[PDB]
Molecule: HISTONE MRNA 3' STEM LOOP
């Protein structure tokens, strides 16, 4: 210096083996 795994760019939540918002991709 590469290659993985995550991944739109920010947020907010103890719905947390989870719920959600902004704008962006028309």
């Nucleotide at each position: 210096g590469g290659c993985c795994a995550a991944a739109g760019g920010c947020c907010c939540u103890u719905u947390u083996c989870a719920g959600g918002g902004c704008c962006a991709c028309c």